[PDB]
RNA sequence: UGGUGCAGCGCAGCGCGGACGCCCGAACCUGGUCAGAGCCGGAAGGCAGCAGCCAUAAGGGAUGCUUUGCGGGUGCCGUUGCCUUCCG
Numbered sequence: 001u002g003g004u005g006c007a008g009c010g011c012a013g014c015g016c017g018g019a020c021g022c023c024c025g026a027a028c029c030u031g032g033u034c035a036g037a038g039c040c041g042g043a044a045g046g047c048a049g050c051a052g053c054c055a056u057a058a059g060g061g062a063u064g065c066u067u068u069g070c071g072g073g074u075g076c077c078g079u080u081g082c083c084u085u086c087c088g
Base pairs, nucleotide, nucleotide: 001088005083006081014071015070016069022061023060032053033052038047039046
Other pairs, nucleotide, nucleotide, family: 005084cHS017068cWW020064cWW021062cWW021063cWS024059cWW025058tHS031054cWW034051tHS036049tHS037048cWW
């Protein structure tokens, strides 16, 4: 002098977690619609209200050229600087 090994950042990807979208979904105490039924009154006509159905939390699953944080046994990438040790 030079070639590896570096660390800290800047780009992709991967793993995990958290949103969005889809599916499922809690007896009631949430809502709308509410057969049958029941209640109120002399009626016409109403009140209250359960199952089912629809929608929708908590709580899960599959999936996502998508979006975000974090986390590293990715990568022949360009350059600078420092360093125990190793290799010319």